[PDB]
RNA sequence: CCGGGGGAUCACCACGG
Numbered sequence: 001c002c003g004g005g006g007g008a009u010c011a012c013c014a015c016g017g
Base pairs, nucleotide, nucleotide: 001017002016003015006013007012
C1' cells in the first nucleotide's frame, strides 16, 4: 500500500496478501 457484510473506546487495531 491492497483486502474483508473484520473489530474499535473511531484519522486507530489485529489478521490476510